[PDB]
Context: bound to proteins that are not shown
RNA sequence: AAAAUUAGCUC
DNA sequence: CAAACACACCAAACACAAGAGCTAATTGACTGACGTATGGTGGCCGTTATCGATGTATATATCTGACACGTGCCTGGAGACTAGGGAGTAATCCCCTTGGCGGTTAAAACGCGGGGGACAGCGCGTACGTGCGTTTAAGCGGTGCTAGAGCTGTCTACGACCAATTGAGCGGCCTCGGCACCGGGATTCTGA
DNA sequence: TCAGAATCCCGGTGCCGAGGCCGCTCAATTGGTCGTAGACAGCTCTAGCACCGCTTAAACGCACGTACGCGCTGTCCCCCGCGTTTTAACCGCCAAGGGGATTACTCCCTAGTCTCCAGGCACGTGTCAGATATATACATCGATAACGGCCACCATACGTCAGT
DNA sequence: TGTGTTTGGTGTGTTTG
Numbered sequence: 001a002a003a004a005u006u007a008g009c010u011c
Numbered sequence: 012c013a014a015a016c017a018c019a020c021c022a023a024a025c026a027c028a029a030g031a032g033c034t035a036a037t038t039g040a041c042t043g044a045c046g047t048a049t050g051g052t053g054g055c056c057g058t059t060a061t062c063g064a065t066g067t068a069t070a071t072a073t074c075t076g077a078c079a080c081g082t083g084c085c086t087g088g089a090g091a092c093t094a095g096g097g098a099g100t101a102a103t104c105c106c107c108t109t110g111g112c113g114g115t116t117a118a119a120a121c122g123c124g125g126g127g128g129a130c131a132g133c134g135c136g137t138a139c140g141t142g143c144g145t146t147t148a149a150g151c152g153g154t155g156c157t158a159g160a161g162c163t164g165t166c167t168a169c170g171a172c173c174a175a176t177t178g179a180g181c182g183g184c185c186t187c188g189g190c191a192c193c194g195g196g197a198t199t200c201t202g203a
Numbered sequence: 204t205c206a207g208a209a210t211c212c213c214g215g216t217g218c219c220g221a222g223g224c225c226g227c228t229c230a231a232t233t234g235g236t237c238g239t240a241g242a243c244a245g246c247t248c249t250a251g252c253a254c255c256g257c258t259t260a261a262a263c264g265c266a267c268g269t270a271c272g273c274g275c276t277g278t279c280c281c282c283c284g285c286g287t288t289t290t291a292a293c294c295g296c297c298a299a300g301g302g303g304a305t306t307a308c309t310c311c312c313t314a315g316t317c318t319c320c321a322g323g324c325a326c327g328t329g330t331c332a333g334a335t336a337t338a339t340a341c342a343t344c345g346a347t348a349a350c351g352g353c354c355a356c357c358a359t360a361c362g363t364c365a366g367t
Numbered sequence: 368t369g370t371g372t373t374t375g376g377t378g379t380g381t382t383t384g
Stems, first nucleotide, its partner, number of pairs: 003038009012384017040367164
Other pairs, nucleotide, nucleotide, family: 019376tWW020375cWW024371tWW
C1' cells in the first nucleotide's frame, strides 16, 4: 500500500 | 445502349503468434504571465539618549548694618607760682569754776491699815471670715497731636564793691514800784 | 447733815528787777563805678494726654458659720493715804587758781591764672555678618536625532494557472 | 517479423430488355 516500461533467467 | 450478374484482380484491414514462474533497473517534465506575500527605503507613532534653554541650590563679589580699634575735639582736672590774709604762738588778765566748813529744815525713806482695781473665768451675740457667681472696668497696644520742657543769643537792670560821713544801738548807773512774802479770816469742799 | 482739811481773800512790808537817762563805737546811709546774672527773645521736639478696640484682672453682692469682742462676777494683789524717823538738799561765808577771752606778731595756706593731662562722645577705617546679585552646576522641560514598529510605493520572491 | 482470413471496388466477359 505506490505507477508505467524494458530486460535477464528458469521448467 | 443500358442493365443483371460473374470472375479476376487490386486494394484495404484484424487477429493471433503456449502455460507459465522469479528477479532486476529508469522515468522524480518545462515556460511564461500574473496575482499574492514579503522585503527594501521611507513616513509617521512611540520609547530612548542627548543638548539647548528654564529654573533652583550653592559658591563667590559688591554694598549695607552692627561691632571694634584708633585718632580727635571736648570737658573737666591737675601743675607752678603768686598774693595776701586766715589760722596759729606766746603772754596776760581776771571771771568764775571747783572746793570747803557749817547750820537749818525740807525731804526722802520706812511701816501700816485697808480700799482700789488688776486679774482669771464664763456665757453670749454677731462681725467678720471662707467661699463663690456676676458684674466693672483695670491695663495693653496702637495711633495721633501738641503743650510745654529744653537749648541758643542780648543786653541792661541789678547787685557787689568802695569812700566819706555821722547818728543808731549797746552799755553803765542810778531809780522806784510790781510783785512775792507773810498774816488774820471767811469760804469750799470732802468724807462717814 | 456737819466736822475738819484746803483754799481763796483782804491787807501790810519792802525788795529786786524792769526802766530812764547819759556816753560813745561802729555800723548804717549815700554817692558812685563796674561786671554780669538772668529776664527776655527765639527755635526745636518728646512725653503727656486723648480716643479706641480688646483681654481679662479684679471688685463686689450674697450665703452662712464660728471666732472673738463683750458684759458680768468673784477675789486677792498692791498702791494710796497718813504717821514716824533719819538725813542731805539748800543757803551762807570763804578760798585757790583754772582757763576762757583778748592781743601783737608771724608762717605758710589756698583761691586764682595760664597751661596742659585723663577720661568721654564722636568720626573714621577695618572686619564680620547679612542681603542682593552674578555665576557655575545640577535637575527638569522641551525639541531633536536614532532605532523599533505599523504601514505606503516600489520591488523581489512564491505559488498558481495555462499552454506545452 | 509472418501467416490466415475478410470485404469492397474496377475491368472484362456473358446474357438480357